[PDB]
C1' cells in the first nucleotide's frame, strides 16, 4: 500500500 | 422465544 476473519449490532419476520 | 439486514471491528495473509 492492498485483501481480511472472531466478537459485536438488532431494521425486519414468524409463534 | 425463535430467525436476522445496514452499523461497527483489525486476528491474519499478500506487496
Nucleotide at each position: 500500500c492492498c485483501a481480511g476473519a472472531a466478537a459485536c449490532g438488532g431494521a425486519u419476520g414468524g409463534a